[PDB]
Context: bound to proteins that are not shown
RNA sequence: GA
RNA sequence: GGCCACAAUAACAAAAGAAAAA
DNA sequence: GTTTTTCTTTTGTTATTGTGGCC
Numbered sequence: 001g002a
Numbered sequence: 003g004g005c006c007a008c009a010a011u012a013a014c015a016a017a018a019g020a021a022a023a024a
Numbered sequence: 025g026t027t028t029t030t031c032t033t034t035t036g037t038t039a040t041t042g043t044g045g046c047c
Base pairs, nucleotide, nucleotide: 003047004046005045006044007043008042009041010040011039012038013037014036018032019031020030021029024026
């Protein structure tokens, strides 16, 4: 790490 | 999921300008 | 009376969606  | 060009749509035009009207 | 609202023949912006691609 939508 | 970023990023690029192009497009369409939506939005702010608090730009700007002019004008009407109160 | 100065500050409101209306239109436009000038400029511009952020967001989405889509086409063609990439890394």